Solved structure of RNA (P-site tRNA-fMet M1) from Escherichia coli, 75 nucleotides shown. The entry is indexed under translation initiation, tRNA-fMet M1, frameshifting, ribosome. Rfam match: tRNA. Rfam's curators write: Transfer RNA (tRNA) molecules are approximately 80 nucleotides in length. Their secondary structure includes four short double-helical elements and three loops (D, anti-codon, and T loops). Further hydrogen bonds mediate the characteristic L-shaped molecular structure. tRNAs have two regions of fundamental functional importance: the anti-codon, which is responsible for specific mRNA codon recognition, and the 3' end, to which the tRNAs corresponding amino acid is attached (by aminoacyl-tRNA synthetases). tRNAs cope with the degeneracy of the genetic code in two manners: having more than one tRNA (with a specific anti-codon) for a particular amino acid; and 'wobble' base-pairing, i.e. permitting non-standard base-pairing at the 3rd anti-codon position. The sample was in a buffer at pH 7.5. The entry has 49 different proteins, among them 50S ribosomal protein L5, 50S ribosomal protein L4 and 50S ribosomal protein L13.
[PDB]
RNA sequence: GCGGGGUGGAGCAGCCGGUAGCUCGUCGCGCUCAUAACGCGAAGGUCGUCGGUUCAAAUCCGGCCCCCGCAACCA
Numbered sequence: 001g002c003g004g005g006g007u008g009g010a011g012c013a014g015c016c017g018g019u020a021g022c023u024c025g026u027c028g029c030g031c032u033c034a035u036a037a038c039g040c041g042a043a044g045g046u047c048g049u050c051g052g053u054u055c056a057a058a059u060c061c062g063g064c065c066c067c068c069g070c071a072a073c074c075a
Base pairs, nucleotide, nucleotide: 001070002069003068004067005066006065009024010023011022012021018055026042027041028040029039030038048064049063050062051061052060
């Protein structure tokens, strides 16, 4: 220089704009002498940060920041 990203606590979706999802985890209730496992119920991100565009942005566009992969050659 070029590509891919950043979304509940963690790992992954959702990006063709408008209605955020799965697993685990958390919490409450149960079961048990008690714990685990198991059963029932619920909460939790308002989408890395700014600006733009739009009636409307996680989504599109452009910066800033972070994290990654390639490339960085011939004398």